An RNA structure, in which 42 nucleotides are resolved. Keywords: dsRNA, protein-RNA interaction, Host-virus interaction, Interferon antiviral system evasion, Nucleus, RNA-binding, Suppressor of RNA silencing, RNA BINDING PROTEIN-RNA COMPLEX. The depositors describe the entry as "Structural basis for dsRNA recognition by NS1 protein of human influenza virus A". Crystals were grown from: Magnesium acetate, MES, Ammonium sulfate, ATP, pH 5.2, VAPOR DIFFUSION, HANGING DROP, temperature 293K. It was solved together with Non-structural protein 1. Primary citation: Cheng et al., Cell Res. (2009), "Structural basis for dsRNA recognition by NS1 protein of influenza A virus". It was solved by X-ray diffraction to 1.7 angstroms.

[PDB]
Context: bound to proteins that are not shown
RNA sequence: AGACAGCAUUAUGCUGUCUUU
RNA sequence: AGACAGCAUUAUGCUGUCUUU
Numbered sequence: 001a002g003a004c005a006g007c008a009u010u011a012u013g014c015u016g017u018c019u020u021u
Numbered sequence: 022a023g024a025c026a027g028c029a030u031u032a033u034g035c036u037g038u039c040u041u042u
Base pairs, nucleotide, nucleotide: 001040002039003038004037005036006035007034008033009032011030012029013028014027015026016025017024018023019022
Other pairs, nucleotide, nucleotide, family: 010031cWW
């Protein structure tokens, strides 16, 4: 320095479950 | 509308493996 995958923290979009007048 | 967990895209930090001066 490259390839791959992940974890942490942030953003945006979304899914599911449950609660919700 | 709230709680929880995740997925997608993106940023930053990091970890591992392998490759490479």